[PDB]
C1' cells in the first nucleotide's frame, strides 16, 4: 500500500503567518618551489520536520487477514549563432571542480519484415543557481643562475671598424641577442 473493521467532544490529512535540529562531501592533479597568514567583503539554498494562529476539518485516530512484494514507475536546466522548423556548446559569475534538490507534468504511448519486453521519440517550465582543488598577497625554505667589472686563450669572416661567445679566478640576485652593426674590393689591336 489489496482486506474486514474496533472509534474519537458524527469524522479524517489541502495549504497559510513563524524559527530553526542539518546534506552541496573532499580530495588529487593543479597554486609562487617547502610552512601557513586573509577559501578575504561574500555568506547561504529549503529540502527533509516538528508545533503555535486552523480558509481546513471535532484536533491525535487503532485492531488484525494478503504476496519475498501487486505497488504503478521512468524522464526535467544554461550559454553561442544570420544554418532560426536549424547549428554550435553543455549546471556559469573573476579561477577550476561538481548538485539536479520542487511547483508540476510527461506519458504509459508516437515510427520502425519492426513490435510487443531489444531501438529511434517524446515531457513546457523555473529555481537552489550556491559549497568546494582554489582568490591580490606578507616575507620565510633566501632561490644554480637568469651578470658583474677587472685579466688570460683564441671562434670570427674574402679583406677591415664595434663587439660578443665558450672555458679558467675576483662581484649584483628578478627577468634575458650569436655570427649581430656597418665600411671597402672587374676590362682590349694592324
Nucleotide at each position: 500500500a489489496a482486506a474486514a473493521a474496533u472509534g474519537u467532544g458524527a469524522u479524517c490529512u489541502u495549504g497559510c503567518u513563524u524559527g530553526u535540529a542539518a546534506a552541496u562531501a573532499c580530495a588529487a592533479u593543479u597554486u609562487u618551489g617547502a610552512g601557513a597568514g586573509g577559501u578575504u567583503a561574500a555568506u547561504a539554498a529549503a529540502u527533509u520536520a516538528c508545533a503555535a494562529g486552523u480558509a481546513g476539518u471535532g484536533c491525535u485516530a487503532u485492531u488484525u487477514u494478503u504476496g519475498u512484494a501487486u505497488u504503478u514507475a521512468g524522464g526535467u536546466u544554461a550559454g553561442c549563432u544570420a544554418u532560426u522548423u536549424a547549428g554550435c556548446u553543455u549546471u556559469a559569475c573573476g579561477u577550476u571542480c561538481c548538485a539536479g534538490g520542487a511547483u508540476g507534468c510527461c506519458u504509459a504511448g508516437u515510427g520502425g519484415c519492426a513490435g510487443c519486453c531489444c531501438c529511434a521519440c517524446a515531457a513546457u517550465a523555473u529555481c537552489c543557481a550556491g559549497g568546494a582543488a582554489g582568490c591580490c598577497c606578507u616575507c620565510u625554505c633566501u632561490g644554480c643562475g637568469g651578470u658583474c667589472g677587472a685579466a688570460a686563450a683564441a671562434c670570427c669572416u674574402a679583406g677591415g671598424u664595434a663587439g660578443g661567445u665558450u672555458u679558467u679566478u675576483c662581484u649584483a640576485a628578478g627577468a634575458a641577442a650569436u655570427u649581430u652593426a656597418c665600411c671597402u674590393a672587374u676590362u682590349u689591336u694592324u

Shown are 190 nucleotides from a PDB entry: RNA (RNA OF CRICKET-PARALYSIS-VIRUS-IRES) from Cricket paralysis virus. It was solved by electron microscopy to 3.7 angstroms. Rfam match: Cripavirus internal ribosome entry site (IRES). A reference for the family is Hilal et al. (2022), "Structure of the mammalian ribosome as it decodes the selenocysteine UGA codon", Science. Rfam's curators write: This family represents a Cripavirus internal ribosome entry site (IRES) which is required for the production of capsid proteins through IRES-mediated translation. Primary citation: Fernandez et al., Cell(Cambridge,Mass.) (2014), "Initiation of Translation by Cricket Paralysis Virus Ires Requires its Translocation in the Ribosome". Entry title: Kluyveromyces lactis 80S ribosome in complex with CrPV-IRES. The sample was in a buffer at pH 6.5.